An RNA structure (28S ribosomal RNA, nucleotides 2112 to 3520) from Mus musculus, in which 828 nucleotides are resolved. The entry has 70 different proteins, among them 40S ribosomal protein S17, 60S ribosomal protein L6 and 60S ribosomal protein L34. An Rfam search finds the family "Eukaryotic large subunit ribosomal RNA" in it. The structure was determined by cryo-electron microscopy at 2.46 angstroms resolution and released in 2025. Entry title: RPL13 (eL13)-mutant 80S ribosome from mouse. Lineage of the source: Eukaryota > Sarcopterygii > Boreoeutheria > Murinae > Mus.
[PDB]
Context: one part of a larger RNA, bound to proteins that are not shown
RNA sequence: GGUAGUAGCAAAUAUUCAAACGAGAACUUUGAAGGCCGAAGUGGAGAAGGGUUCCAUGUGAACAGCAGUUGAACAUGGGUCAGUCGGUCCUGAGAGAUGGGCGAGUGCCGUUCCGAAGGGACGGGCGAUGGCCUCCGUUGCCCUCGGCCGAUCGAAAGGGAGUCGGGUUCAGAUCCCCGAAUCCGGAGUGGCGGAGAUGGGCGCCGCGAGGCGUCCAGUGCGGUAACGCGACCGAUCCCGGAGAAGCCGGCGGGAGCCUCGGGGAGAGUUCUCUUUUCUUUGUGAAGGGCAGGGCGCCCUGGAAUGGGUUCGCCCCGAGAGAGGGGCCCGUGCCUUGGAAAGCGUCGCGGUUCCGGCGGCGUCCGGUGAGCUCUCGCUGGCCCUUGAAAAUCCGGGGGAGAGGGUGUAAAUCUCGCGCCGGGCCGUACCCAUAUCCGCAGCAGGUCUCCAAGGUGAACAGCCUCUGGCAUGUUGGAACAAUGUAGGUAAGGGAAGUCGGCAAGCCGGAUCCGUAACUUCGGGAUAAGGAUUGGCUCUAAGGGCUGGG
RNA sequence: CGGCCGGCGCCUAGCAGCCGACUUAGAACUGGUGCGGACCAGGGGAAUCCGACUGUUUAAUUAAAACAAAGCAUCGCGAAGGCCCGCGGCGGGUGUUGACGCGAUGUGAUUUCUGCCCAGUGCUCUGAAUGUCAAAGUGAAGAAAUUCAAUGAAGCGCGGGUAAACGGCGGGAGUAACUAUGACUCUCUUAAGGUAGCCAAAUGCCUCGUCAUCUAAUUAGUGACGCGCAUGAAUGGAUGAACGAGAUUCCCACUGUCCCUACCUACUAUCCAGCGAAACC
Numbered sequence: 001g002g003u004a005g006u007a008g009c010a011a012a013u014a015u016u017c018a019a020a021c022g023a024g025a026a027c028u029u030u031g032a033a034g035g036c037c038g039a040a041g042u043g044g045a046g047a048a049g050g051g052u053u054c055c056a057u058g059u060g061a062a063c064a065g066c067a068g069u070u071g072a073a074c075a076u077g078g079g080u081c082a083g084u085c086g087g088u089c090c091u092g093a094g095a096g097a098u099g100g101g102c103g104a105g106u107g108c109c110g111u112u113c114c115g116a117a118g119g120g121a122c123g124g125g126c127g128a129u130g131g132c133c134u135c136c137g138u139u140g141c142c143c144u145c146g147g148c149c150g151a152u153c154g155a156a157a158g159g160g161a162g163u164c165g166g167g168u169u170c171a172g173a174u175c176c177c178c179g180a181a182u183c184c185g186g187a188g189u190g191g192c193g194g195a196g197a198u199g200g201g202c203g204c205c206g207c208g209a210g211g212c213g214u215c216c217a218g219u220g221c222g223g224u225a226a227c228g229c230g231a232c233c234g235a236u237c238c239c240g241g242a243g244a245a246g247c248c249g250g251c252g253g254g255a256g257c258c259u260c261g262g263g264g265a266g267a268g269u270u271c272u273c274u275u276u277u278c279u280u281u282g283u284g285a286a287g288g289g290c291a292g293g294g295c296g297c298c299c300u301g302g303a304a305u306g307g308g309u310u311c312g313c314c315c316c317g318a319g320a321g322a323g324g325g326g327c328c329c330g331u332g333c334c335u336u337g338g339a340a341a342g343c344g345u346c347g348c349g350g351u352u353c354c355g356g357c358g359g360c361g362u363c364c365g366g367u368g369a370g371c372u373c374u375c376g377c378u379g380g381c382c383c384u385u386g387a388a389a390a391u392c393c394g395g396g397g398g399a400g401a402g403g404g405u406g407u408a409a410a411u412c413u414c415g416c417g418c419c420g421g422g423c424c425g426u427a428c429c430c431a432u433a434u435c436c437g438c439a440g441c442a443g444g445u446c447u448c449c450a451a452g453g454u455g456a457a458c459a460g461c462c463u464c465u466g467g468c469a470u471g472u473u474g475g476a477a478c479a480a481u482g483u484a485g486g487u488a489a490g491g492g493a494a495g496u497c498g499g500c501a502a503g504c505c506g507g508a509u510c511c512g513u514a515a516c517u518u519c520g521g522g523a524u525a526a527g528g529a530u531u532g533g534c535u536c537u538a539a540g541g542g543c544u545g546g547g
Numbered sequence: 548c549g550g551c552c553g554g555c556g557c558c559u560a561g562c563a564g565c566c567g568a569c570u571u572a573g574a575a576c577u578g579g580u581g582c583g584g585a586c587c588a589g590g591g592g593a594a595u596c597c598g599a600c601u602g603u604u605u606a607a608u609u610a611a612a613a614c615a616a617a618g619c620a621u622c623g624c625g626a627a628g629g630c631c632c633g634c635g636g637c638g639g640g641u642g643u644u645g646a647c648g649c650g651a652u653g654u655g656a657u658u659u660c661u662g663c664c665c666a667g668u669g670c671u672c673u674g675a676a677u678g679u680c681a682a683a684g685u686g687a688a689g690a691a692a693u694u695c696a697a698u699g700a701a702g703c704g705c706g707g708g709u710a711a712a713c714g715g716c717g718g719g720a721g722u723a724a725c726u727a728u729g730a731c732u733c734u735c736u737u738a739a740g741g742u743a744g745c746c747a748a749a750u751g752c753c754u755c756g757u758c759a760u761c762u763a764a765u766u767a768g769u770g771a772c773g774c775g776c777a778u779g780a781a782u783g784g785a786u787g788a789a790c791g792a793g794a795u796u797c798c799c800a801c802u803g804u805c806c807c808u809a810c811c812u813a814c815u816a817u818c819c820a821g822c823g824a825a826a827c828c
Stems, first nucleotide, its partner, number of pairs: 001828002008822002015033006035468003043449004049429002054078006063071002083182002085425003089159002094153002100109003120145002123143009163180005183421004191416003194412002199216007219401001220229003233400001237396006246381012258368001259366004263281006286336005292329004297325004306316003342362007349354002382386001435444002451463004473820004482814007490806002494804001499801001507531005516521001518656001532577002535574006541566005578582001590799007597791002602614002618654007629641004658785003662716003667713002669709001672706001678703002685696004717735004744778001745775001756772005
């Protein structure tokens, strides 16, 4: 080349009217209709992976299997801001050097095993040196202490101090601005307070208070206790705690959401009714106080006629019930933050933006085996017992230090004040179009949040918030054959290898259930009745009060 | 207004007031008997075979009766060890272990049983009467290389265990008043001759075996029968509730599977605008 302008551009219900820009519109954008995803979404965000696909402007050559005024295409510019979000740190399963061993050899085995594997430090001494140099500090040497039970790597879901409201962009943001906080480290030459810590005895003077001399204390204080208070010295060494623990069940507390009754503001409907229907009706972290929850925490006391008590349990002379306390958590409420901000609504300005300005409001209640999260308590299961290490804290001991009565010392985990927090990541997609499958491929790919109605339900069906344009094209027609979905008289498996396929049954309530059996079951065995709407009736609770 | 120092009160078949949500049961009425009105949402019974059950498996044709499993049994090992890795190091795993452990096998719940055979092949123990038996060592001859002789480990041989090790389990006779059948006795290979059970089975050639039942009719199903080509006991026999997207037969119900086809709906195919392949020749 012919095939051939042929096969094909048929998985997931669906589009229509008008306008705008434009040479050009079935496909872009705006508006109005009709529909879908129906919260285990066709929604809002992340982890891998991608790597600029993100955002604005322009083009319409090529590509996006029709178009295109459109694009994840092409071109020009722009865009990722951190002490408190991660990495960074720790170890896990494991990986991996040195010593040692093996090995012709590159090298391999090995990780405590065939090593003299400490390079540090309270403190003391012995010397140099520098200073706000009477003195103290820095630097070398010597005693004292000293197990790394061994380097190092290994987690963007394990452990791991500390940030959260409001505003701001074309695209950034717990990162920028405003505001309010917080952790860690440093402060030597004391930053300021407070604590330690300022009493008692003997006298004298002072009318007396209150002062002068001397002596002796003082590393805090309260509660019977549980423990409490704003601090409340202390090394080597030792003990302990936290980090640090499974799965399942059942209850209870708190919050968010849903719900119900009213009050505001705005909107919809009003052909008739509806005093209606819809929307909206805040207070971050960190401090302070108070509810509330829990407790194998304490004191009194001594219980059988046993009592207390849970949905279940469970508890008591190893101390019940009763009464009175203590502690922990406090994500709830009020409060500082705070209304000045945010939102709703009604107006008045300047000009493209002023977080412009102003008025009013942001209210009062009730419910619950409701759903979700979370905090507790208490059980069940296991020939299954459900990490480690960094890091932080408490206690035991008492080697030391401080000062002699000053208005003082050592010391202080108390209150406030001063300085700093470097490096890397951060845009966007996260999938019926940014990932892998040669592609915008009905495939595959780890998570988080989760409204109304029906109803056992995160079932299916309809709807709201949000999203979309029917899944790489449209117009017309309604032939055969097909794919998918139905129906069928009278028979009722006669079809066929075979009841394959389809059909029957199906929920809940009330009855009723065989053989057999390993006594657990079989069992929704089998079989039967009821089920709508409307109007009533009966029963099933909480609080307060008792002359 | 409010209290309270007080006999004067008595809540006592639980009374009054206020508040509140969710259900259950019963009844009347009512509709063209229609009502779990859509949605959601088990057909059932009588049996046979296999596997106990839950679980797993050939990603891309086999989900099963295959594998695993708890249970049962056997074997090895006391650590200078058993099993195993490694080119190599008294290097590694089991082992952070120690017989209620680790390693290696088979069978496959429970129930009831698990018969006979050790001749063969394996594995395993020591008596050796002890035969064979390399290297090295010893002795002898020769001038030596060489040669000869004795000695001579394990293994084989030789005797033992042992089948929940691999496996195997026959005939041939001798014979009980119609037969047919036929215990009691003896023998052969290569030891024992198939016990209990079970069966034309997922195992039976002949075979569509024979009888009964199931139908109008059955090479199918089930129950029986026993010389079973070629069943059979942890190469496990028999059975069996519960379970099974396992294989099979029948019955009720239900149906377009069929008599015997028909009509309807959506998407195609169709025609058009635009775009536009491939196999094959």